Released in 2022, the model rests on electron microscopy data to a resolution of 2.4 A. Shown are 734 nucleotides from a PDB entry: RNA (23S rRNA, nucleotides 564 to 1297) from Enterococcus faecalis. An Rfam search finds the family "Bacterial large subunit ribosomal RNA" in it. Its family is annotated with ribosome and structural constituent of ribosome in the Gene Ontology. The 2022 paper behind the entry is "Structural basis for PoxtA-mediated resistance to phenicol and oxazolidinone antibiotics". The sample was in a buffer at pH 9. NCBI's taxonomy places the organism under Bacteria, Bacillati, Bacillota, Lactobacillales, Enterococcus. Entry title: E. faecalis 70S ribosome bound by PoxtA-EQ2, high-resolution combined volume.
[PDB]
Context: one part of a larger RNA, bound to proteins that are not shown
RNA sequence: ACAACAAGUCAAAGCUCGUUAAUGAGUGAUGGCGUGCCUUUUGUAGAAUGAACCGGCGAGUUACGAUUGCAUGCGAGGUUAAGUCGAAGAGACGGAGCCGCAGCGAAAGCGAGUCUGAAUAGGGCGAAUGAGUAUGUAGUCGUAGACCCGAAACCAUGUGAUCUACCCAUGUCCAGGUUGAAGGUGCGGUAAAACGCACUGGAGGACCGAACCCACGUACGUUGAAAAGUGCGGGGAUGAGGUGUGGGUAGCGGAGAAAUUCCAAACGAACUUGGAGAUAGCUGGUUCUCUCCGAAAUAGCUUUAGGGCUAGCCUCGGAAUUGAGAAUGAUGGAGGUAGAGCACUGUUUGGACUAGGGGCCCAUCUCGGGUUACCGAAUUCAGAUAAACUCCGAAUGCCAUUCAUUUAUAUCCGGGAGUCAGACUGCGAGUGAUAAGAUCCGUAGUCGAAAGGGAAACAGCCCAGACCACCAGCUAAGGUCCCAAAAUAUAUGUUAAGUGGAAAAGGAUGUGGGGUUGCACAGACAACUAGGAUGUUGGCUUAGAAGCAGCCACCAUUUAAAGAGUGCGUAAUAGCUCACUAGUCGAGUGACCCUGCGCCGAAAAUGUACCGGGGCUAAACAUAUUACCGAAGCUGUGGACUACACCAUUAGGUGUAGUGGUAGGAGAGCGUUCUAAGGGCGUUGAAGGUCGAUCGUGAGGACGGCUGGAGCGCUUAGAAGUGAGAAUGCCGGU
Numbered sequence: 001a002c003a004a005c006a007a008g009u010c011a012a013a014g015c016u017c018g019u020u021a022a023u024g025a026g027u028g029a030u031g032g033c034g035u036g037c038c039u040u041u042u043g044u045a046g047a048a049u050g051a052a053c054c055g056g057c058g059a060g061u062u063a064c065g066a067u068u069g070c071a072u073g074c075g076a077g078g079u080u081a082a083g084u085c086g087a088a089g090a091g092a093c094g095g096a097g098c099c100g101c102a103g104c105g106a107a108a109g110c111g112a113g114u115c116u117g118a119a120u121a122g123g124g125c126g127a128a129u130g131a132g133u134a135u136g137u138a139g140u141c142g143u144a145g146a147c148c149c150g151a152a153a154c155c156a157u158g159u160g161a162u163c164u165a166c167c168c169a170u171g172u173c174c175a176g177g178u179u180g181a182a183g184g185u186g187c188g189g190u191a192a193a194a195c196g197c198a199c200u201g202g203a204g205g206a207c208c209g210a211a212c213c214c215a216c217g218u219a220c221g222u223u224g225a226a227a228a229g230u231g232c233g234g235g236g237a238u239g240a241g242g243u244g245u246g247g248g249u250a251g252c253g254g255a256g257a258a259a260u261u262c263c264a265a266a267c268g269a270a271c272u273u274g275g276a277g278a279u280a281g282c283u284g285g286u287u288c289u290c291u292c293c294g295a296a297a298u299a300g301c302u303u304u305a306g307g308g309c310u311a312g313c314c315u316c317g318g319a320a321u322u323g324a325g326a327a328u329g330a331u332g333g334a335g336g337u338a339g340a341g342c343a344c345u346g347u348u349u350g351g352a353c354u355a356g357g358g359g360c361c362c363a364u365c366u367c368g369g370g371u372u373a374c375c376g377a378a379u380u381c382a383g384a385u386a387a388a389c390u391c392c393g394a395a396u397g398c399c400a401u402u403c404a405u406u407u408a409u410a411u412c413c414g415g416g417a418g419u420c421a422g423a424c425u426g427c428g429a430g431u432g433a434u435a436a437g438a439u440c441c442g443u444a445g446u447c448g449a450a451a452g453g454g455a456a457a458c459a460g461c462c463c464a465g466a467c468c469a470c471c472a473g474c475u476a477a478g479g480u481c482c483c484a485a486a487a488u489a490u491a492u493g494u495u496a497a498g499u500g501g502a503a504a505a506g507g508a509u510g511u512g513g514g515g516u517u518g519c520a521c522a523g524a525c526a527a528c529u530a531g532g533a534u535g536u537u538g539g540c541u542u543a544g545a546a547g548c549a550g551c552c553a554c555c556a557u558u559u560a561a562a563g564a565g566u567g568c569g570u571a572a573u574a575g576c577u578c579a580c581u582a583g584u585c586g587a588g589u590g591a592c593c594c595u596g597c598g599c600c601g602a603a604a605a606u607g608u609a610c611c612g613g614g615g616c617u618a619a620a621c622a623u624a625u626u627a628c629c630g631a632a633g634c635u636g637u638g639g640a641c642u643a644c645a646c647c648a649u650u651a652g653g654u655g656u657a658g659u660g661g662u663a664g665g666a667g668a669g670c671g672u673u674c675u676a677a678g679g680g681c682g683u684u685g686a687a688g689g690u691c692g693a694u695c696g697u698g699a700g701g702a703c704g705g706c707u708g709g710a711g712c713g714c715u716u717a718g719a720a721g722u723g724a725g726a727a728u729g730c731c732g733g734u
Stems, first nucleotide, its partner, number of pairs: 008033004014027004020702001037050001039048001052734006062144013077099003083093003103110002113125004147285002150282001154275003158271002165249009174239001176208003179204001183200006212236003216233005251267001253263003260269001288669006298311005312419002314416006324409001325407005330401004339392001340390002345386003349382004356375002359371001361369002422447007430439002452463003467639004472635003478629003481614003487626001489625006500616001506600002510597010527584003531580001535555001538552003563578001567576002640659008670723001672720007680712002688707005694701002
Other pairs, nucleotide, nucleotide, family: 005007cHS012029tHS013028tHS018019cHS019022cWH024693cSS036051cWW037726tWS038049cWW041043tHS042422tSS042459tWS058724tHS058727tHS059285tWS059724tHH060286cWS061146tWS073078tWS075131tSS076100tWS078133tSS080096tWH082094tHS086089tHS086090tHS102111tSS103113tSS104124tWS105107tHS105108tHS112126tWS117119tHS117121tHS144146tHS149283cWW151279tWH152278tWH153276tWW157272cWW160251tWH160264tHS161164tWS161249tWH161254tWS165255tSS174210cWS175209tHS180201tWS180202tWS180203tHS181202tHS182201tHS190192tHS211237tHS215216cHS221226tWS224225cHS224226tHS225229cWS240257tWS250253cSS250263tWS251269tSS251270tHS256259tWS260268tHS289698cSS294663tHS295662tWH296419tSS296449tHH297448tHS299420cWH310420tWH315665tSS320410cWW321324cWH322402cWW325409cSS334397cWW335396cWW336337cHS336393tWS337394tWH338393tHS341343cWS342344cHS342386tWH344389cWS348383cWS354377tHS355376tHS358372cWW360370cWW365367tWS390391cHS417664cSS418663cSS423460tHS429440cWW432435tHS432436tHS447459cSS450465tSS450466tHS451465tHS451632tWS452631cSS453477tSS463476cSS466660cWS475631tWH476630tHS477630tHS479486tWS480486tSS485629cSS488619cWH495497cHS495618tWH496617tWS497617tWW498499cHS498500cHS498618tWS501615tWW504602tHH505601tHS508598cWW520587tWS521587tHS523586tWS523587tHS524586tHS524588tSS530581cWW532579tHS534535cWH534556cWW535536cWW536564cWH541549tWS542544tHS543571tWS544571tSS546572cSS548568cWH548575tWH558561tWH558562tWW559561tHS560561cHS562563tHS562565cSS566577cWS568576cWW569574tHS604605cHS607608cHS607609cHS611614tWH615619tWS618620tHS648649cWS661662cHS669699tSS670699tSS671722cWS679713cWH682710tWS685708tWS685709tWS685710tHS686709tHS686711tSS687708tHS
C1' cells in the first nucleotide's frame, strides 16, 4: 500500500517523548499555497549553460609612480635622497635635490602683470580673490602576467627513419601444375630463297594455384578479442616481387609510381624543452554580512557596429547665490500639426460655351463653309482630393515672468562608477499587405531591476510598490451557485442562440421598442362560389400563334368586369389558369423606415479542448441601486533602523517622514590566521570533533553533555596566502 509529489511552506488531529524550561521536542493523517541553484539574457522551471556527491585547494595582489579623500606634523614654507654611525631597529647626521612661494609669452624678454596689437583700445591667461608640504591611510589610474583559468598559433635550441617513405650494402624466400616465344634440327619447297609441316627448344612485369604479400565486397564488431580486427568470399603470387640483417636522408627539412602521402597509434608541415604567465575587444569563473542610495540598454565619433571614448543617466564629498528645481494658476510669446479649406500648386468629376482639332461634300489655287448632340484648350458654373498644397487653424506641448500658491529641489567643483543587445502595452507615424510576438522612430507606462492581488496557468495587461510581528480592521483591480472568500441581492426588462463562452460579405415572415404611411364595419387583405368575355380567333408574319414565336396597336360591349390578351399547353385554335370584378364570411390587414437582442454563413488533424472545471435559462445580457468578499495597498497594536525638526544640549526622549531592487556608488560591521601589549584559561582536560529545545537585526556568539589529549581564549592596536557552491575548475574519497 486510492496515490501524480522541485518535495517545502503555512494550518492541523493523533501518537511518542521531556528540553540551554522555552506560550517545549520528534513524527505526522489531512487541508491551503508552491515550477530547484547558478550563469547568461528583452525574457529561463526552462526542452539554453554549469555542477554525480562529499571534503580540501582554487581568482583585484605587490612594487614603483600619478591623483583625490581622510588623518597627523610643520606652515610661506614643507621636506630630505644616497650615504655615515647604529640591533638587518629606532634615531642622529646629511639641504645635494624636490614641491610651494609669480605669472605671461613660441621666444628674446617683461613681471602683478604679461601676450596679441599701431593702440592709453578690446580680448586671452594671470594677480587681485594664498596654502602649501612631508608622511600615513583609503579610492582610482599608469608601468609591470596586474582578478583567475583557456586557444588555434609564432619563434629558438635540441630529440627522433626500432613505425613509415625512398635509397644503399649484404643475405634470403617463392608447394605444385600449365602454356609453349626466339633459336636449333629434319623433311618438303627453290637457281638460291622466302616460305609450309613436324620435332626439339623453354621465353614471359605469361596462365591456374598454396605458402608469402596485398586489402576488392559483405556481415559482424563498434565502453571491441583488436586505438582498424575477425568470418566468408577477393587480388598478386619469377617480379616495377616478398622479406631479414646492417645502414643513409630530419622539420625553413626529409621521402613521395603524387594521396597533402609518410616521417614512432591525429603531419597544409613531427616531437620535446625554452621565449612563456605569448596574445585572447571572446566564453567561463571571482568566496562574509547588514544599512543608505540606485542606473543604463541613449547621442556623438570610431577599420566602428556583441569593443571603446566624451556626453546623458547613478553614487559619494564639497562650495556657494536676489532660490536658480518641480507642480499648478495667471499673463505674454514663438511654432503651421489635428481639423478644415481651396484663395496657390498638383490630382479630379459633371454641365454650359468655346479657340483649336479630326474625317465627308460643294468649291480645289485647297480655298470659305455645314455637320456627328465626332475630340476639345482656355473660360465659367457646380462638386471632389493632397506626407512633400494652404485663404485658415486648434487642443496640447514649448519658451518666458524679480508674478501667485504649494513643494524641495536646482546648478557648479571634484572622487567612484556602471550603461551603449532592451521587451511588451497604450497612443501618434513610417517601412510591411494601415500582415507579424515584424521592423523603425516619437510619447506614456510597466518589465528590466518589483514581491503582493486579479487576468485558469501567463516578465511587459489591470490594481498596487514587501523594514518587520499579529489567528485584528478597511479597501483597490476583480468578484459573490459549488470547486473557492463574499448577494442563489433588489428593481425593470432583453435573449432561447448556451447566445453568453471566437469568425466576414451576404442571406432570413426569429423577436423587443420606436415612427411614417397604404387600404379597412355604407365589409378591408387571405380563403370559398360565380364569371373572367366579346365585334374578335385583331392583324403583318408564318404549314401553323388565330389571346400567349417574332412585329404595330390597344378600340368597342355589359359594365359587376375582362388586358385585342398572365402563364401553362397545342401543328394553331382549343383547354386549365393570371389580371379584373360581384356574392357570404366579419376585424383588422398591408408596404417601408429607425433601433435593442439573437439566427445562418462556421471544415483540421493525440482527447471533450473557442466559460479554468462543475454547472448555469439566469449563475447570461441592459439599466439603476445596496451590501459583502477581496492585496505584503491603507489602518490598528508592538518592534528595528534611517533622515530631518525640536527637546534633551554627554545619555536619551518626542514628532513627522522614510526604509522592493540588478549593474553600480557610499557607510558600518561579522568571522579567519598571525604580531604586540595587557589581562587570563588549561591533565580538576586546550584545540578539534559531535549533540542540544541557546543568544543577537545580519555575518555570527555563548553555555552545557559526550568525544578528545595540548594547547588556547579575551581586550586594544597592527599585518594579512582572510571567507567558495558553481570555473565541462585541480586532487582525494565515495